C1' cells in the first nucleotide's frame, strides 16, 4: 500500500453567528477499548425567521493480504 471491519465524517445538549451573494465557529456528553469524528465537491430546503436535511470524500484501530 489493498480489501474488509469498529463508526453511521454519525446523535444529542450549551453556547456562537448568518441570512437565501447566508446557512458559521467552538465545547461537553453519547456512540464501551485508546485516538479521530478533517477536508473538499454536489444537492434539498427555510424570506427576513429561527432551524436545517441529504449523499460523495477522511483518520486511527481492529482483522485479512
Ligand atoms: O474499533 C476500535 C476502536 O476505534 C474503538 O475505540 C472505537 O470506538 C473506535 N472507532 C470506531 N470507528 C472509528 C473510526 O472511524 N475512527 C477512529 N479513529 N476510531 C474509531
Nucleotide at each position: 500500500g489493498g480489501c474488509g471491519u469498529a463508526u453511521a465524517u454519525c446523535c444529542u445538549u450549551a453556547a456562537u453567528g448568518a441570512u437565501a451573494u447566508g446557512g458559521u465557529u467552538u465545547a461537553a456528553g453519547g456512540g464501551c477499548a485508546a485516538u479521530a469524528c478533517a477536508u473538499a465537491g454536489a444537492a434539498a430546503c427555510c424570506a427576513c425567521a429561527a432551524a436545517u436535511u441529504u449523499c460523495u470524500u477522511a483518520c486511527u484501530g481492529c482483522g485479512u493480504c